[PDB]
The RNA from Satellite tobacco mosaic virus has 16 modelled nucleotides. Method: X-ray diffraction, resolution 3 A. The entry became public in 2021.

Context: bound to proteins that are not shown
RNA sequence: AAAAAAAAA
RNA sequence: UUUUUUU
Numbered sequence: 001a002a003a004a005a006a007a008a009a
Numbered sequence: 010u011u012u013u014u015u016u
Base pairs, nucleotide, nucleotide: 001014002013003012004011005010
Other pairs, nucleotide, nucleotide, family: 001015cWW
């Protein structure tokens, strides 16, 4: 950095 | 942030 999941003012 | 992957 890609892929799947998740989340904050 | 947590998993699979190659820097």
Record summary
Entry title: Crystallographic structure of a cubic crystal form of STMV (84.5 degree rotation) grown from chloride. The entry is indexed under anions, RNA, ion channel, fivefold vertex, crystallization, VIRUS. The entry also contains Coat protein, not shown here. Crystals were grown by vapor diffusion, sitting drop at pH 6. The source organism's lineage runs through Viruses, Riboviria, Virtovirus, Virtovirus tabaci and Tobacco virtovirus 1.